[PDB]
RNA sequence: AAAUAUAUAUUU
RNA sequence: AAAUAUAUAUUU
Numbered sequence: 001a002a003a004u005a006u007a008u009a010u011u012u
Numbered sequence: 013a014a015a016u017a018u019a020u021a022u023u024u
Stems, first nucleotide, its partner, number of pairs: 001024012
Other pairs, nucleotide, nucleotide, family: none
C1' cells in the first nucleotide's frame, strides 16, 4: 500500500 | 445505513 472489523470526524 | 478521512486490531 489493499482489504475485513471497530472507533472518531465530515458528508448524503 | 452509504461514502470519504484518520486511528487501532487483523489478513494479504
Overview:
This is an experimental structure of RNA, with 24 nucleotides shown. Crystallisation conditions: PEG4000, iso-propanol, tri-sodium citrate, pH 5.6, VAPOR DIFFUSION, HANGING DROP, temperature 292K. Protein in the same entry: Ribonuclease III. Entry title: Crystal structure of RNase III from Aquifex aeolicus complexed with double stranded RNA at 2.8-Angstrom Resolution. The 2005 paper behind the entry is "Intermediate states of ribonuclease III in complex with double-stranded RNA". Released in 2005, the model rests on X-ray crystallography data to a resolution of 2.8 angstroms.